[PDB]
Context: bound to proteins that are not shown
RNA sequence: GAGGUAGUAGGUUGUAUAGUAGUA
RNA sequence: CAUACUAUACAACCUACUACCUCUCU
Numbered sequence: 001g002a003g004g005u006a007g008u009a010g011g012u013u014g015u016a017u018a019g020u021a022g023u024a
Numbered sequence: 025c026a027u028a029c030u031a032u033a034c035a036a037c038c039u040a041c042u043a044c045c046u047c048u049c050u
Base pairs, nucleotide, nucleotide: 001047002046003045004044005043006042007041010038011037012036013035014034016032017031018030020028021027
Other pairs, nucleotide, nucleotide, family: 009039cWW015033cWW019029cWW022026tWH023025cWW
């Protein structure tokens, strides 16, 4: 240096249940 | 009932670090 794991921590996207301010 | 800022559980996929390993380097 390439690679195979394991830990933690930043995320993106998707799906599902929903929360808050609405309006009525 | 469209509207705005979103959460969590769960997943892919990405990136920073660590510990050890097979090969290489040595």